[PDB]
Context: bound to proteins that are not shown
RNA sequence: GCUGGUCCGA
RNA sequence: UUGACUAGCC
Numbered sequence: 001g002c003u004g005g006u007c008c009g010a
Numbered sequence: 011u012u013g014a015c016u017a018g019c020c
Base pairs, nucleotide, nucleotide: 001019002018003017004016005015006014007013
Other pairs, nucleotide, nucleotide, family: none
C1' cells in the first nucleotide's frame, strides 16, 4: 500500500 | 464523511 470480518446509520 | 477493532496479504 492492500483485502476479508465484527461494531458504529436511520 | 475523512473510522475503531480484528484477521491477513505484497
Y RNA sequence, first strand; Y RNA sequence, second strand: 20 nucleotides with solved positions.
The 2005 paper behind the entry is "Structural Insights into RNA Quality Control: The Ro Autoantigen Binds Misfolded RNAs via Its Central Cavity".
The entry also contains 60-kDa SS-A/Ro ribonucleoprotein, not shown here.
The PDB entry is titled "Ro autoantigen complexed with RNAs".
The structure was determined by X-ray diffraction at 2.2 angstroms resolution and released in 2005.
The entry is indexed under HEAT repeat; von Willebrand Factor A; Rossmann fold; MIDAS motif; RNA duplex; ssRNA, RNA BINDING PROTEIN-RNA COMPLEX.